[PDB]
Molecule: GTP Class II RNA (34-MER)
RNA sequence: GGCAGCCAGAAGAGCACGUAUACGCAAGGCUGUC
Numbered sequence: 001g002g003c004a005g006c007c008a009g010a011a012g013a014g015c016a017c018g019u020a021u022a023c024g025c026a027a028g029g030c031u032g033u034c
Stems, first nucleotide, its partner, number of pairs: 001034007012023001014025002
Other pairs, nucleotide, nucleotide, family: 008027tWW011024tWH012016cWS018020cWS
């Protein structure tokens, strides 16, 4: 210091999308891997 999973559909004047059997991207906390 990245990447994968969860917290989290929780937020959405941080961004995007857009009026919905809704719906994603970034940051931080915990653990693993290099």